An RNA structure with a sequence from Homo sapiens, in which 16 nucleotides are resolved.
[PDB]
Formats: sequence, structure tokens, C1' cells
RNA sequence: GCCGCCGC
RNA sequence: GCCGCCGC
Repeated sequence: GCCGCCGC
Repeated sequence: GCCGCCGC
């Protein structure tokens, strides 16, 4: 960098 | 979506 998640 | 965490 990409995926996915969280909403802290 | 922003800021970013998380490693699943």
C1' cells in the first nucleotide's frame, strides 16, 4: 500500500 | 466520508 473491522 | 486505532 490493499482487505476487513471499530467509532474510541 | 474525516481522523485514526486494531489484526484479523

Overview: On the sample the depositors note: Similar sequences occur in mRNA in humans. Lineage of the source: Eukaryota > Deuterostomia > Gnathostomata > Dipnotetrapodomorpha > Homo. It comes from the structure "Crystal structure of GCC(LCG)CCGC duplex containing LNA residue". It was solved by X-ray diffraction to 1.95 A.